[PDB]
Context: bound to proteins that are not shown
RNA sequence: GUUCGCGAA
RNA sequence: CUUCGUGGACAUUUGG
Repeated sequence: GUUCGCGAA
Repeated sequence: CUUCGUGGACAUUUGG
């Protein structure tokens, strides 16, 4: 780099 | 949605 999850603006 | 902090998963063609 490409997807899925969770924290902050 | 957009971005940072992050836990996985990410070969391939033969056998047509």
Shown are 25 nucleotides from a PDB entry: RNA from Saccharomyces cerevisiae. Lineage of the source: Eukaryota > Opisthokonta > Dikarya > Ascomycota > Saccharomyces. The entry has 10 different proteins, among them Small nuclear ribonucleoprotein-associated protein B, Small nuclear ribonucleoprotein Sm D2 and Pre-mRNA-splicing factor 8. The reconstruction used 140,155 particles.